[PDB]
About this RNA: Keywords: haripin, internal-loop, RNA. Solved structure of RNA (U65 box H/ACA snoRNA), 34 nucleotides shown. The 2006 paper behind the entry is "Structural study of the H/ACA snoRNP components Nop10p and the 3' hairpin of U65 snoRNA". Sample source: This sequence occurs naturally in humans. The depositors describe the entry as "Solution structure of the internal loop of human U65 H/ACA snoRNA 3' hairpin".

RNA sequence: GGCCUUAGGAAACAGUUCGCUGUGCCGAAAGGUC
Numbered sequence: 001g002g003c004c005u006u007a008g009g010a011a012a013c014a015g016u017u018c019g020c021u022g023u024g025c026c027g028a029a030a031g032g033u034c
Base pairs, nucleotide, nucleotide: 001034002033003032004031005030006029009026012023013022014021015020
């Protein structure tokens, strides 16, 4: 250079069926194949 694969849990507000959802958040970059 050609390019594939995708790492995300958890502090926090909010609705709530308490299980949960979600928002934003960090939010921007690692690994390899040749």